[PDB]
Context: bound to proteins that are not shown
C1' cells in the first nucleotide's frame, strides 16, 4: 500500500 | 443471517 | 475515500 473479514 |  | 480488526 494492497487484500480479506466483520458492524 | 438467525 | 464510514470504521475497526487480521494478513502480506
Nucleotide at each position: 500500500u494492497c487484500u480479506g473479514u466483520g458492524a | 443471517a438467525a | 475515500u464510514u470504521c475497526a480488526c487480521a494478513g502480506u
An RNA: 17 nucleotides with solved positions. Primary citation: Sheu-Gruttadauria et al., Mol.Cell (2019), "Structural Basis for Target-Directed MicroRNA Degradation". Released in 2019, the model rests on X-ray crystallography data to a resolution of 2.5 A. Crystals were grown from: 10% PEG3350, 50 mM Tris, pH 8.0, 20 mM magnesium chloride, 75 mM phenol. It comes from the structure "Human Argonaute2-miR-27a bound to HSUR1 target RNA". Keywords: RNA-binding protein, microRNA, target directed microRNA decay, HYDROLASE-RNA complex.